[PDB]
Context: bound to proteins that are not shown
C1' cells in the first nucleotide's frame, strides 16, 4: 500500500453509570 | 469539563486470515 471478510489486542468519541 | 469504575454504540491504529 485497492476494497472487502473473519480473528486479535490496543486506542480515541458519543451516550449512560458510581464514585471521586 | 481532574481522576477513575461499570455498561453501550462508533471509530482509528498494529499484528494475524482469506478474498479481491
Nucleotide at each position: 500500500u485497492u476494497g472487502c471478510u473473519g480473528c486479535u489486542g490496543c486506542u480515541g468519541c458519543u451516550g449512560c453509570u458510581g464514585c471521586u
This is an experimental structure of RNA, with 40 nucleotides shown. Protein in the same entry: RNA silencing suppressor p19. The structure was determined by X-ray diffraction at 1.86 A resolution and released in 2014. Crystallisation conditions: 1.8 M ammonium sulfate, 0.1 M HEPES, pH 7, VAPOR DIFFUSION, HANGING DROP, temperature 291K.